[PDB]
The depositors describe the entry as "The crystal structure of T325S mutant of human SepSecS in complex with selenocysteine tRNA (tRNASec)". Shown are 75 nucleotides from a PDB entry: RNA (selenocysteine tRNA) from Homo sapiens. Ions in the entry include phosphate. It holds a match to the Rfam family "Selenocysteine transfer RNA". For this family Rfam cites "Eukaryotic selenocysteine tRNA has the 9/4 secondary structure" (Mizutani and Goto, FEBS Lett, 2000).

RNA sequence: GCCCGGAUGAUCCUCAGUGGUCUGGGGUGCAG
RNA sequence: ACCUGU
RNA sequence: UGUCU
RNA sequence: CGACAGAGUGGUUCAAUUCCACCUUUCGGGCG
Repeated sequence: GCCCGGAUGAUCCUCAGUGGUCUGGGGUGCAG
Repeated sequence: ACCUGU
Repeated sequence: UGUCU
Repeated sequence: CGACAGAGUGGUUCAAUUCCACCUUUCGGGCG
């Protein structure tokens, strides 16, 4: 390089969870 | 060192 | 991060 | 001063961080 599948992308970082406007665990800087 | 906001 | 002052 | 947008590109859906196709990056497998 080509083919095959898993993760990934730009709401603080990271892990895990999920179709109902997201929820946790831990962690980082400013403010009381 | 926990809480709350961010 | 981009565009506007 | 501050404002207007974009959360990879699109699709499905009343509803997508979640589901599907692709792209970016990345790990693993095969080919030489």